[PDB]
RNA sequence: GCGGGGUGGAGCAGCCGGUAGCUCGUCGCGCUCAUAACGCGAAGGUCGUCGGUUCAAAUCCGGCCCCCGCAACCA
Numbered sequence: 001g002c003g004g005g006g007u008g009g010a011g012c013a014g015c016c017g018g019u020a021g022c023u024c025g026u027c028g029c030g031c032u033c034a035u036a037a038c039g040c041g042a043a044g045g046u047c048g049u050c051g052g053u054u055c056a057a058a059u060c061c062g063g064c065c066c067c068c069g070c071a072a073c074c075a
Base pairs, nucleotide, nucleotide: 001070002069003068004067005066006065009024010023011022012021018055026042027041028040029039030038048064049063050062051061052060
C1' cells in the first nucleotide's frame, strides 16, 4: 500500500437502511440432606468513536481508533 473486520458478559449471526438473533454465560424459582447436572421463568447490547446522506442508519458514504491477514520487489 491492499483486503477483512469491531454487535448483550464470551464466541458467532443479522450490513441489498426501517421490525437486533443462536449457543454458552447471568439472575430468580424449582429438584436435592447439600452441590452439580436437570426443569421452569426472566433480564441483559439500543450495534468501536465521530461527521455526512436520508422521512428513517448496525446497515450506505467519508474520517479517527483498535484488531487482524497479504504485500513491501530488480539491481